Context: one part of a larger RNA, bound to proteins that are not shown
RNA sequence: GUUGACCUCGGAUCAGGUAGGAGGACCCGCUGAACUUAAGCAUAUCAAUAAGCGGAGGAAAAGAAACCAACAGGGAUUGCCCUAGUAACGGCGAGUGAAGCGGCAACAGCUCAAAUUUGAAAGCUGGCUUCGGCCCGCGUUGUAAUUUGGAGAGGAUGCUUUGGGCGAGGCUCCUUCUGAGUUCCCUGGAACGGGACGCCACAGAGGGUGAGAGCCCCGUAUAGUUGGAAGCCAAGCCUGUGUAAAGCUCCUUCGACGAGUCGAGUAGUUUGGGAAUGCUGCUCAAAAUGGGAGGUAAAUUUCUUCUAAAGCUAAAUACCGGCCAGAGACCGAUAGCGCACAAGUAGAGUGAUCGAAAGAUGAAAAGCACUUUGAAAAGAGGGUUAAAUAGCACGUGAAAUUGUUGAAAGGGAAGCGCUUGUGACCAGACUUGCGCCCGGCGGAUCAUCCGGUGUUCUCACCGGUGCACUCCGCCGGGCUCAGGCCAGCAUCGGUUCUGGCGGGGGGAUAAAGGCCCAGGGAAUGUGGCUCCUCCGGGAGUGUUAUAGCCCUGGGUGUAAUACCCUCGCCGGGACCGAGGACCGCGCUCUGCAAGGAUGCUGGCGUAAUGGUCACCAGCG
RNA sequence: AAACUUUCAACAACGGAUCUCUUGGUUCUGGCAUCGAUGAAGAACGCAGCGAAAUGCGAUAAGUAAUGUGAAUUGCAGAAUUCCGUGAAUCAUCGAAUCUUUGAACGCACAUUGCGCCCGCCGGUAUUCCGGCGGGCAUGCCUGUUCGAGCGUCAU
Numbered sequence: 001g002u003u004g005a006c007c008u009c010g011g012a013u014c015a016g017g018u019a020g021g022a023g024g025a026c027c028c029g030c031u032g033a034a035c036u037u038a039a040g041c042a043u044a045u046c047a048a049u050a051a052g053c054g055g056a057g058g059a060a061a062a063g064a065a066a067c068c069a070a071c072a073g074g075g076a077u078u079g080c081c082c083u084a085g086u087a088a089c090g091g092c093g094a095g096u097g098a099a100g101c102g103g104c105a106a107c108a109g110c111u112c113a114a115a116u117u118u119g120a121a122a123g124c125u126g127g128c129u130u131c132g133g134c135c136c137g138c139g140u141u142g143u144a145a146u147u148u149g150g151a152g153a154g155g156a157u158g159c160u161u162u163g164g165g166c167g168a169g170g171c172u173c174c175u176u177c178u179g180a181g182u183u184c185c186c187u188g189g190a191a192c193g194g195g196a197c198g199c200c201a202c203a204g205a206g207g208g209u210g211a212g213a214g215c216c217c218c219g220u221a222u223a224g225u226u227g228g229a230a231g232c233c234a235a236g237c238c239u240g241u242g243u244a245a246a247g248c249u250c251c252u253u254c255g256a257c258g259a260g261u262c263g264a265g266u267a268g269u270u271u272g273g274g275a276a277u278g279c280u281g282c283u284c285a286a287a288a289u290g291g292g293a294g295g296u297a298a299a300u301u302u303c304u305u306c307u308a309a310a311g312c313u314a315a316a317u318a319c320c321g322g323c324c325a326g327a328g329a330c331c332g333a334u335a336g337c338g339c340a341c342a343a344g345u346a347g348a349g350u351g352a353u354c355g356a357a358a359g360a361u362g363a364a365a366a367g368c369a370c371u372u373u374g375a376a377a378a379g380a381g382g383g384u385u386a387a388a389u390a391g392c393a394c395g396u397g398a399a400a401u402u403g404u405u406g407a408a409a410g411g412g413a414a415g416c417g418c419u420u421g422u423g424a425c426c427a428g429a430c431u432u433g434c435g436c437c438c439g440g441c442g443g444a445u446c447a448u449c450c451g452g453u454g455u456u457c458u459c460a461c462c463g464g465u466g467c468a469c470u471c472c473g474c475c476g477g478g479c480u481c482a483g484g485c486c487a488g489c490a491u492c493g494g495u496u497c498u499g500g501c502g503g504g505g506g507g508a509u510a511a512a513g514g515c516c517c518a519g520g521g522a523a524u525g526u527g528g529c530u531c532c533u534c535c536g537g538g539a540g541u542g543u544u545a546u547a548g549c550c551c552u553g554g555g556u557g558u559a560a561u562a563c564c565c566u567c568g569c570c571g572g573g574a575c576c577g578a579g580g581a582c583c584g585c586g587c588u589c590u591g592c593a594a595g596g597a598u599g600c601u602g603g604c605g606u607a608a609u610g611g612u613c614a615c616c617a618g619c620g
Numbered sequence: 621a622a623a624c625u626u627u628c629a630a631c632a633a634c635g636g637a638u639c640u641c642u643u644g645g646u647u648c649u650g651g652c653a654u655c656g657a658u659g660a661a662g663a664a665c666g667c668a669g670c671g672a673a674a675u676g677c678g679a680u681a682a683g684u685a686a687u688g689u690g691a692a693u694u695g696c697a698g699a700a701u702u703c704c705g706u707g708a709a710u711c712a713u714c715g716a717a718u719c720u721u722u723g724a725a726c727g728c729a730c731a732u733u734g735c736g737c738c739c740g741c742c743g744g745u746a747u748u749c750c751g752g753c754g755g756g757c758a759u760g761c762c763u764g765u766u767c768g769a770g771c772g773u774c775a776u
Stems, first nucleotide, its partner, number of pairs: 003775002006772001007770006014764006021655001026057001027055004037044001041091001067074002078105004088096002109312003112258001122143001123138002126135004152254001154251003158248005163239004169233004173228002177224001181197001182213001183196004198215002200204001206218003263284007290307005322652007330645002347354002359641002367394001370381004395639001401633010416620004421615006432482002435479010445468001449464006484604008492577015514556008528541005586592002662722003665678003669696002684716001686713003727735002736757009
């Protein structure tokens, strides 16, 4: 200088590939509330939940001990029962809360890094290809064989182990075939209803057909049978063979084992986890019988049990989101999903989003031909039908509210309770029943006895006998008794109101009072006597006379009567009649008024008594 | 006395309760595991002898082929087969096909039926322009091929 490598980084509509979106009920992670409870509220609770984000499958995830324990030891992962509302956490308040052992369901084990094939990179993607390989490339900064702690490597030692190919036969899926009445009568428009007579059934589940059908039709039960395809399992046969590779028994010696990882401090979050259970950030940062754990922090000395910082793997478990199927003491069109229907439809909103109402003519349209009135919509006739009181404003067709017809009431609400009246309308009850006697008619066989059979063992039934004063039925005549509604009288029982009459007892043995006897008084003074007026009368005087009155004793006299208490006897009315053989207490004792009503008589036998409704009247 | 108001009955109205019915819901149990760049789920526009919707389908458009069955479809009409074999039908099954414009959506865009580039064939005097027809052109990443960059760096 030229040329050729290597390393790192790029282009290409270079050759060949691969990811995104949907779905998200169940699964693996991240992020993250408040309403609420605490009778207020901030730690707490709701909740390691709703909403938000990323990633898979028929399951996902987890998983073959750096585990549990403290035992005479268990032995991968998951789920049910129990542990247990327990240990523990908590303004120790309200509240919260696991694990080991034990029984069961289901069972299954493995491969890398760390060693020199070093007598031979023994390994692999791609292109072209008679199909046998060839060519470039990857790769020594490490592709195969060998080893994974249960071990293993390296030595002894002598036994054992293995490769191909057929394959009867069975299982799964699709497809062809399966028993018996339309027999007779009635109702009905019509069988599937009622009656009579049959048949099938390893089939009497379900549905249809003009009304409830095992035998009219589809299906329903049973193992079989015609045909077709692809897989899986498998009794047993036919064949090579030690180049090689594999298991077991012993042994002096060897025996590699995962680092900004474990561990420590600190901050936040979380847990039942408490001087701190897990996770993550920051600072420090290991070791070789070393290291982790051993549920109270620390030092010293022992002991037990495993072996982290790399990886795979079926079943028992979850879920009705997707595609199918079978069911129910569920709902029956304002119910059940928002939707039984051209429903996530019509409609509203700029938008995210919001979101109804609405099922049923008849077995069959046989869905009304024709005539007539009307401008037409329609009406009136006439047709179809089992039915038009089923006409498409269509099964049945309630109430609010309205029209016509009929009945009735109404002087500033109506309606309602008790009780009569009037008018209208109406349910019952009664029509005869048992018995006795007389006559007629018909039929039997009434009592007794013999045989048979039952049964409660003494009571019956069947056959035979019976044969007219017996037994049964009908008809005609007479008689007693009982029977429906409303009332009158007599004799009684229970309760009560109201008149009259005869006695007994008491007090001051009523008080008064009449008659009789004795004594004492007076004046609203009798008769007399006097005076005033004749003008009727008045004024004095004084004690019964030609009237009389008041006190005190006595007799008749145990007088009468009033009032209070009490023993009986006769009348007049009203309301009521529970009970249903006898039994008891009694009396006036042939019986009765004594432990609850009977006897006699009349009218009527139906809207007369009674009931419902409407309206006027009195009170509320 | 009528009218008016009020009460009851019959018939006739209004309205859709009641009774009976049900190809629909709801809840439980059992079986199965299958979307998509080989263009999905969803959207738009079209297709019938007579159709607006609903259902089905895509210019092969109310459907084509193939297999089975064995005589229809039906509101109207026409026509076809009428079971010989050459086979009705909105029948059943389904292994071969068609499948417009879109959409993860893919030449660049899109409030536009907007604007480009590459290869080939056919026409117009045409390699260059115009028209018709067929096939193509997104991004991230992997393995390989080929063309390169750098005194990063080796030997000669």
Primary citation: Wild et al., Nucleic Acids Res. (2025), "Pseudouridine increases ribosome stability in a thermophilic eukaryote". Solved structure of RNA (26S rRNA, nucleotides 3 to 622; 5.8S RNA, nucleotides 1 to 156) from Thermochaetoides thermophila DSM 1495, 776 nucleotides shown. The sample was in a buffer at pH 7.5. Rfam match: Eukaryotic large subunit ribosomal RNA. A reference for the family is Yusupov et al. (2001), "Crystal structure of the ribosome at 5.5 A resolution", Science. The family has 88 seed sequences and 107,465 matches in Rfam 15.1. The PDB entry is titled "High resolution structure of the thermophilic 60S ribosomal subunit of Chaetomium thermophilum".